[PDB]
Context: one part of a larger RNA, bound to proteins that are not shown
C1' cells in the first nucleotide's frame, strides 16, 4: 500500500424524536324498553361507471307530506361523463309511504331455499 | 291454505286474544365450585363469589307490624345513605367471619279483599238484536281509629273511584347576537414587530397562509320548541268521617306449634330455609318481647292482596378533564372484530401527517419503455414528488483524518 480498525463527512437505510389530533380512557348530568302489526340480528341484492364502508329495499345511496333552509346540489370519495335545483333542490326536523329472504319465525321441510 | 305449539274467551269458528325472542349492565326466583387462606389440612375461608337454569322494569325488589322492646306515660309501613360497629354474635375460640334497634338524613301515603248483616240488586262481548258468565254467589256492606247487627247522636270532606291537569325545574335542540381586518417593517402566507383605533351582561373554544375579543363561526345578554318533571300536583264529580250503649254474629289450618335429618346465618338455646312426621286455639282467643315452663305485664293480630317517591345500571343524549397522545391511549385514529388462524367453540394484529394553493411536473433528450434517467417547470421549501412535517440509532455506499 492490499484485506482492514477508529472518528467523520456526503447520500442511503431506518422511523425515534420533538410537534400535530378526526381515536382511546374516565367523571359527571338527563334519558330508558323493543318484538307476532314479526323485533334485535344475518343474507342478498341495490348506484351512468361502484370493490369497501355507509345508506337504503325489487318505489332500494332513495318516494310523500309539513315546517326550517337557500342557491347550490348528485354519502365517505379531491375522476370522467351526465343530469337535477326559482315548478325553491340539497340539507334539517318531525310526520308518512316502501321495505326482498332467513331470523322468535308460526302451513310443511330446509346450512338464508323449497314443498302443497 | 296455515297465529306451529301452549293457554283464556268463545258467536265452540284461530272467531277475539296472549305467550315465544331481543336488550350494557342494573333488578328478582332458583341452581352453585374450584383455585386460595388457615403458611400442611378436613369444619372453617375463597364466597353464596366465578359460571349455570327461569323470569320482569325502567328501573327492580320491599312496603302499611300477629312490628319495635334506647322496658317506656317511649317509637310507628318500606327502601336507601350516613353513624351505630368490626360493636352483639359466631369461630379446630384458630385463621378469620359479622349484624340489628336506635339516631342524623333522603323520600313520604295510604290502602283492597275473604267473613259477618244482605242474596241476582252484577259483570264480559256485540252498534243491536241477541248471546255468554254467574246460588259452587256476580253485585251491595265491611276490612284492627275492627267489622256485622239490633237501638240512638252527630256529622260528611277520612277513604275509594273518576274527570280536569299545569306551573317551576331539568335535559337538549335552535333564533339573534357588539367592536379594525387601518399604517410602516419584515415573510411564500400578518393572527408578528412598531405606531393609531374599537366593543365587551361577549377577555370560553374552534377555524383562518404564524401569536385574533374587534377576519368566519360562535361566546353574554334575551328569546323559542321538544323531552323529563306528570296524567303528577292543584281545582273537580260522586261517596261518606266519627261517636254510644246492647250482641261470646264475622275475621285466612296441615298453619301456630313440637319432634327427626339436612342446609343457611352473627343468631349465639336466642337466624331464615327445605324435607320426614306428629299437630291447636277461635278474640272469653293467639302471637311476639333474642333458653324452657305458668302468672302478670307491655306489644301486636299470622296462616288474602295492592301500593307513589327517595336509591341500582349505562344502552343512549350531552358536557367535562392537573388522564393516553398513534409500541401511548381500546383489539380497533387506518380495510377494526378489519386482514388473517382453527373442524369449532374461539383467537386476531400491522397501517395517522405533501403543500398557502395541486400550482399533484407541461415541452425536450434517452429507453424495449405511461419504467427509470437526464434536463427542464410549479412552490418559501422538491433535501415537501406520494407511508411525501421533522428525520436519532443500529447499519450501508462513498469519501476525509489518524493507524
Nucleotide at each position: 500500500u492490499a484485506u482492514g480498525c477508529c472518528a467523520g463527512c456526503u447520500g442511503g437505510u431506518g422511523g425515534a424524536u420533538u410537534g400535530c389530533u378526526c381515536g382511546g380512557c374516565u367523571c359527571a348530568g338527563g334519558c330508558g324498553c323493543u318484538g307476532a302489526u314479526g323485533a334485535a340480528g344475518g343474507a342478498c341484492g341495490u348506484g351512468c361507471c361502484a370493490a369497501g364502508c355507509u345508506g337504503c329495499g325489487a318505489u332500494a345511496a332513495g318516494c310523500u307530506g309539513u315546517g326550517g333552509g337557500g342557491a347550490g346540489c348528485c354519502g365517505c370519495a379531491c375522476g370522467g361523463a351526465g343530469g337535477c335545483g326559482a315548478a325553491g333542490a340539497a340539507c334539517c326536523a318531525c310526520a308518512g309511504a316502501u321495505u326482498u329472504c332467513c331470523g322468535a319465525a308460526u302451513g310443511a321441510g330446509a346450512a338464508u331455499c323449497u314443498c302443497u | 291454505a296455515a297465529c306451529a305449539a301452549u293457554u283464556g274467551c268463545u258467536u265452540c269458528g284461530c272467531g277475539c286474544a296472549a305467550u315465544g325472542a331481543g336488550g350494557a349492565a342494573c333488578c328478582c326466583c332458583g341452581a352453585g365450585a374450584a383455585c386460595u387462606g388457615a403458611a400442611a389440612c378436613a369444619u372453617c375461608u375463597c364466597a353464596g363469589u366465578a359460571u349455570c337454569g327461569g323470569g320482569a322494569g325502567g328501573a327492580a325488589c320491599a312496603g302499611a307490624a300477629a312490628a319495635c322492646g334506647c322496658a317506656a306515660c317511649g317509637u310507628g309501613a318500606u327502601g336507601u345513605c350516613g353513624u351505630u360497629a368490626g360493636u352483639a354474635a359466631c369461630c379446630g375460640c384458630g385463621a378469620g367471619u359479622g349484624a340489628a334497634c336506635g339516631c342524623g338524613a333522603u323520600a313520604c301515603a295510604g290502602c283492597c279483599c275473604a267473613a259477618a248483616c244482605c242474596g241476582a240488586a252484577g259483570c264480559c262481548c256485540u252498534c243491536a238484536c241477541g248471546g255468554g258468565c254467574a246460588a259452587u254467589g256476580u253485585g251491595g256492606u265491611g276490612u284492627c281509629a275492627g267489622g256485622g247487627c239490633u237501638a240512638c247522636c252527630u256529622c260528611u270532606c277520612a277513604u275509594c273511584a273518576g274527570c280536569c291537569g299545569a306551573c317551576c325545574g331539568u335535559c337538549u335542540u335552535c333564533a339573534c347576537g357588539a367592536a379594525g381586518u387601518c399604517u410602516c417593517u419584515u415573510g411564500g402566507a400578518a393572527u408578528a414587530g412598531a405606531g393609531c383605533g374599537u366593543g365587551a351582561u361577549a377577555c370560553a373554544g374552534g377555524g383562518u397562509g404564524a401569536c385574533a375579543a374587534c377576519c368566519c363561526c360562535g361566546u353574554a345578554c334575551u328569546g323559542a320548541a321538544g323531552a323529563c318533571c306528570a296524567g303528577u300536583a292543584c281545582g273537580c264529580u260522586g261517596u261518606g268521617c266519627g261517636g254510644u250503649a246492647g250482641u261470646g254474629c264475622c275475621a285466612g289450618a296441615g298453619u301456630a306449634g313440637c319432634g327427626g335429618g339436612g342446609g343457611u346465618u352473627g343468631g349465639a338455646u336466642a337466624u331464615c330455609c327445605c324435607u320426614c312426621g306428629c299437630g291447636a286455639a277461635u278474640a272469653a282467643c293467639g302471637c311476639a318481647g333474642g333458653c324452657a315452663u305458668c302468672g302478670a305485664c307491655u306489644g301486636c293480630g299470622a296462616a288474602g292482596g295492592c301500593u307513589a317517591a327517595a336509591c341500582a345500571c349505562a344502552a343512549c343524549c350531552u358536557g367535562a378533564g392537573a388522564c393516553c397522545g398513534a409500541u401511548a391511549g381500546u383489539g380497533a385514529a387506518c380495510a377494526a372484530g378489519u386482514a388473517g388462524u382453527g373442524u369449532g367453540a374461539a383467537c386476531g394484529a400491522a397501517c395517522g401527517c405533501u403543500g398557502c394553493a395541486a400550482a399533484g411536473u407541461a415541452c425536450c433528450c434517452u429507453c424495449a419503455g405511461a419504467a427509470g434517467g437526464g434536463a427542464g417547470g410549479c412552490g418559501a421549501a422538491a433535501u415537501a414528488g406520494a407511508g411525501c412535517a421533522u428525520g436519532a440509532a443500529a447499519u450501508c455506499a462513498g469519501u476525509u483524518g489518524g493507524c